Source information
An RNA structure, together with DNA, in which 90 nucleotides are resolved. The sample was in a buffer at pH 7.4. Garg et al. published it in Mol.Cell in 2023: "Structural insights into human co-transcriptional capping". Released in 2023, the model rests on electron microscopy data to a resolution of 3.8 angstrom.

Context: bound to proteins that are not shown
RNA sequence: CGGAGAGGGAACCCACU
DNA sequence: CAAGCTTTATTGAGGCTTAAGCAGTGGGTTCCAGGTACTAG
DNA sequence: CTAGTACCT
DNA sequence: AGCTTAAGCCTCAATAAAGCTTG
Numbered sequence: 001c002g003g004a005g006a007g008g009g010a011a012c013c014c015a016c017u
Numbered sequence: 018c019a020a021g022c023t024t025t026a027t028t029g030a031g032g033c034t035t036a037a038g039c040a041g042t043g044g045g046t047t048c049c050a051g052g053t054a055c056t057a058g
Numbered sequence: 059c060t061a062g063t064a065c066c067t
Numbered sequence: 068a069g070c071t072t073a074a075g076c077c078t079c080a081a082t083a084a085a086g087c088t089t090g
Base pairs, nucleotide, nucleotide: 008049009048010047011046012045013044014043015042018090019089020088021087022086023085024084025083026082027081028080029079030078031077032076033075034074035073036072037071038070039069050067051066052065053064054063055062056061057060058059
């Protein structure tokens, strides 16, 4: 107790218009 | 010596490899530390 | 002796 | 998978200096 929610990223693949 | 010929850099003008760009928006999967070292049980 | 985990690349 | 285009790098032909050359 204060309501705190912030919850990585890169890669590849498939798919939509 | 000098106008011209020959050589000699010389200097500008044609031919060969190399980055760097290459339509937009969402959804799932996988992977990011391994290898030694040093200690306790 | 081996395992667990902490430090080096 | 290919393209393209500049861009750096490789060779080739006039040309003026440098020195003979004979007039």